The RNA, together with DNA, has 17 modelled nucleotides. Method: solution NMR. The entry became public in 2011. The work is reported in "Structural basis of the RNase H1 activity on stereo regular borano phosphonate DNA/RNA hybrids" (Johnson et al., Biochemistry, 2011). The PDB entry is titled "DNA / RNA Hybrid containing a central stereo specific Rp borano phosphate linkage".
DNA sequence: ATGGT
DNA sequence: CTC
């Protein structure tokens, strides 16, 4: 910063 | 589909 | 957290 990942809806 | 750690 |  994307993305993934997990929580919440 | 979205906001965070 | 990984990439």
């Nucleotide at each position: 910063g994307a993305g993934c990942a997990c929580c919440a809806u």